[PDB]
The depositors describe the entry as "Complete RNA polymerase II elongation complex I with a T-U mismatch". This is an experimental structure of RNA, together with DNA, with 35 nucleotides shown. The 2009 paper behind the entry is "Structural basis of transcription: mismatch-specific fidelity mechanisms and paused RNA polymerase II with frayed RNA". Crystallisation conditions: 200mM ammonium acetate, 300mM SODIUM ACETATE, 50mM Hepes pH 7.0, 4-6% PEG 6000, 5mM TCEP, VAPOR DIFFUSION, HANGING DROP, temperature 293K. The entry has 12 different proteins, among them DNA-directed RNA polymerase II subunit RPB2, DNA-directed RNA polymerase II subunit RPB7 and DNA-directed RNA polymerase II subunit RPB9. The structure was determined by X-ray crystallography at 3.2 angstroms resolution and released in 2009.
Context: bound to proteins that are not shown
DNA sequence: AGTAGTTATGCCTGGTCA
DNA sequence: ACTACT
């Protein structure tokens, strides 16, 4: 330089 | 019956992992 | 939660 996964809230 | 395969679009925030 | 194919 910059990612995954898990959650959660908008229309 | 076993056996898989999908599920709106798009944007925005907390919180742990090597 | 629903629905079809091996």
């Nucleotide at each position: 330089u910059c990612g995954a996964c898990c959650a959660g809230g908008c229309u």